[PDB]
């Protein structure tokens, strides 16, 4: 950097917020 659970909000059940694995 990336993904992965739980909650909205959201224009897309994609995106974003916590810890994690590498």
């Nucleotide at each position: 950097g990336g993904c992965c659970a739980g909650a909205c909000u959201c224009c897309c059940g994609a995106a974003u917020c916590u810890g994690g694995c590498c």
The RNA has 22 modelled nucleotides. Sample source: RNAs prepared by in vitro transcription. The PDB entry is titled "Translocation of a tRNA with an extended anticodon through the ribosome". Method: solution-state NMR. The entry became public in 2006. The entry is an ensemble of 20 models.